Solved structure of RNA (Ribosomal Binding Domain of the IRES RNA), 267 nucleotides shown. The PDB entry is titled "Crystal Structure of Plautia Stali Intestine Virus Intergenic Region Internal Ribosome Entry Site Ribosomal Binding Domain RNA at 3.1 Angstroms". Crystals were grown from: 15% MPD, 150 mM MgAcetate, 0.5 mM Spermidine; cryoprotected with 20% MPD, 150 mM MgAcetate, 50 mM Na-MES pH 5.6, 5 mM Iridium (III) hexammine, vapor diffusion, sitting drop, temperature 303K. The structure was determined by X-ray crystallography at 3.1 angstrom resolution and released in 2007. It holds a match to the Rfam family "Cripavirus internal ribosome entry site (IRES)". The work is reported in "Structural basis for ribosome recruitment and manipulation by a viral IRES RNA" (Pfingsten et al., Science, 2006).
[PDB]
RNA sequence: CUGACUAUGUGAUCUUAUUAAAAUUAGGUUAAA
RNA sequence: CGAGGUUAAAAAUAGUUUUAAUAUUGCUAUAGU
RNA sequence: AGAGGUCUUGCGAAAGCUUACCACACAAGAUGGACCGGAGCGAAAGCUCCAAUAUCUAGUGUACCCUCG
RNA sequence: CUGACUAUGUGAUCUUAUUAAAAUUAGGUUAAAU
RNA sequence: CGAGGUUAAAAAUAGUUUUAAUAUUGCUA
RNA sequence: AGAGGUCUUGCGAAAGCUUACCACACAAGAUGGACCGGAGCGAAAGCUCCAAUAUCUAGUGUACCCUCG
Numbered sequence: 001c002u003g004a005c006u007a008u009g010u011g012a013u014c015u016u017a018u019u020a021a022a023a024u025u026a027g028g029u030u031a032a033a
Numbered sequence: 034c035g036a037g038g039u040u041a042a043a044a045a046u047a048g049u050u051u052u053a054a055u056a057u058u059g060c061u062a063u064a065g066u
Numbered sequence: 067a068g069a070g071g072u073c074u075u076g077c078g079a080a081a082g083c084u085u086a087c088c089a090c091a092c093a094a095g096a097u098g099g100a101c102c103g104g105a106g107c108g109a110a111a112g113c114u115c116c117a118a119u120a121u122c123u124a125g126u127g128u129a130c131c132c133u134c135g
Numbered sequence: 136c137u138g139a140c141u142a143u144g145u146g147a148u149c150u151u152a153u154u155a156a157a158a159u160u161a162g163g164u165u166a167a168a169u
Numbered sequence: 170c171g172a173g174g175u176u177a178a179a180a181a182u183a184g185u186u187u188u189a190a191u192a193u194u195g196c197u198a
Numbered sequence: 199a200g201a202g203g204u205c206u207u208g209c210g211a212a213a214g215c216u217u218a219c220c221a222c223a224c225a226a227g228a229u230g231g232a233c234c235g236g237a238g239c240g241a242a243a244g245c246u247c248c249a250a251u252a253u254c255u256a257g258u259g260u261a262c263c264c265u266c267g
Stems, first nucleotide, its partner, number of pairs: 014059001018054001021051001024048001035266001070102002074098001090127001094123001096121002106113001132173003137200001151192002154189002158185004203233004221260001226255003235248004
Other pairs, nucleotide, nucleotide, family: 004067tWH007064cWW008009cHS009010tSS010012tWS010060tWW010062tSS011012tWS015058cWW017055cWS022050cWW023049cWW025047cWW027043cWS027044tHS027045tHS028029cHS029225cWS029257tWS031258cHS033260tWS037264cWS038263tWS039262cWW040261tWW044255cSS045227tSS066067cWH072118tWS073118tHS075084cWW078081tHS085124tWW086093tWH088089cHS088091tWH089128cWW091125cWW095122cWW095181tWS104115cWS107112cWW108110tHS108111tHS123180cSS124163tWS125165tWS126166cHS127168tHS129176tWW130175cWW131174cWW135170cWW147196tWW150193cWW157186cWW162179cWS162180tHS162181tHS163164cWS204250tWS206252cHS207216cWW208215cWS209214tWW210213tHS217256tWW218225tWH220221tHS220223tWH224258cWW225257tWS232250cSS232251tHS240242tHS240243tHS
């Protein structure tokens, strides 16, 4: 150097998690006296 | 006794999207046993 | 550290040369351990060079000695 | 609970591994140069 | 001229095994 | 922060009973989360219990009702 791997400061334009303002769609059940 | 209709147009939330956050996210980098 | 690859030994300021020993010749093999970085050339292909922290072992043919016609 | 690599932790048994004392097997190349 | 012969029987070491002792696999609190 | 679970409400002093609201009845859904423990009866199979740290939403039919032949 090429396989992995854990930790660790990717910056080189994003992608899953969250909160937060908005667009949007969907949204409740049976049957009886 | 005949009959038909009212009580938010929009349940709680969930899916997808959008501007900006916030991280133990994936991705590309340099270092390290 | 958990696949593959460098090179590693001997006299020399150095370039560079090179298995040790033995009388001469050619011939290595083993073990550890390190590192996987840097450099000059070339249009390219690719081709030098430097580094990679070192120890142990001797074989064989003859030459001599010895044996037979 | 069951899986999964990681940290330190387990019943002595056990392969792995450098070390030591022994056992056992194998152990060297090429002929040239009269 | 011609035949043969010697210079640890055993190389450095390596493979299996036995004993001990220092660190790892595999059942696991 | 792996798959695969179980729970999670609202009452009561407890055992235990139980969706909320509305007048009556029936009826759950939803987000988040904790935790994989421990009890008791049993010959066994298996039954049972406790714990798993909670908030949000109200439908449907009747009723009350207003319109009509």